Shown are 35 nucleotides from a PDB entry: RNA.
Crystals were grown from: 50 mM MgCl2, 0.2 M Lithium sulfate monohydrate, 0.1 M BIS-TRIS pH 7.0, 25% w/v Polyethylene glycol 3,350.
[PDB]
RNA sequence: CUGCUGGCUAAGGCCCGAAAGG
RNA sequence: GCUAUGCCUGCUG
Repeated sequence: CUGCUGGCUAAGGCCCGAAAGG
Repeated sequence: GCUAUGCCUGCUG
């Protein structure tokens, strides 16, 4: 690297919210 | 808060 588990992140794209936030 | 186009393990040929 290929095809699959499991796990991390969430810029982008969303959701709730008046906002902060979640 | 949800979510890989981003990553990390392990197995694979």
Keywords: RNA, tetraloop/receptor, ligation. The depositors describe the entry as "RNA hairpin structure containing tetraloop/receptor motif". Released in 2018, the model rests on X-ray crystallography data to a resolution of 2.42 angstrom. The work is reported in "Structural Rationale for the Enhanced Catalysis of Nonenzymatic RNA Primer Extension by a Downstream Oligonucleotide" (Zhang et al., J. Am. Chem. Soc., 2018).